An RNA structure (crRNA) from Pseudomonas aeruginosa, together with DNA, in which 117 nucleotides are resolved. It was solved together with Csf1, Csf3, Csf2 and Csf5. The structure was determined by cryo-EM at 2.6 A resolution and released in 2023.
Context: bound to proteins that are not shown
RNA sequence: GUGAACGGUGGAGCAACACCUGAAGGAAGGCUUGAUGAGCGUGUUCCCCGCAUACGCGGG
DNA sequence: CATCAAGCCTTCCTTCAGGTGTTGCTCCAGAAAGGGTGT
DNA sequence: ACACCCTTTCTGGAGCAA
Repeated sequence: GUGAACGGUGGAGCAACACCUGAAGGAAGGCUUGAUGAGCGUGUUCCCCGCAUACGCGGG
C1' cells in the first nucleotide's frame, strides 16, 4: 500500500379464453354512320411586287 | 381514301359496434451454541 | 480428539419517493 483489498441480483412463471362487418340499394335516362370532298362558263396583252439594274427573269 | 363526331350529369354512403376479467409476486440475503459422527 | 456438519435460537421496529 486509493477505510483499500474480496463479493453474480439471482433462480421459476402461457396474455389468454369467446366474438358473422353486416343488413338494404337498377348505370341509367336520351342519340340516323351519314355524309362530305368525284362531272359541269369564260378565248389575248391590261395593272402592280422583287432580283436586277434594264439584255430579262420570277410573280399578285 | 381525307375529316366529323373525338360526351353529357349525377351519384361522389348510411348506423353501429367504438371490450369484457384477471393479473395487480414469491423468498432471502445470520452467526453462534450445542449436539452428533467420520476421518 | 479435534475437525466439519446439522440442526435450533434469538433479541425490534414499521414508513415508503422516483
The PDB entry is titled "CryoEM structure of type IV-A Csf-crRNA-dsDNA ternary complex".
The 2023 paper behind the entry is "Type IV-A CRISPR-Csf complex: Assembly, dsDNA targeting, and CasDinG recruitment".
The reconstruction used 263,899 particles.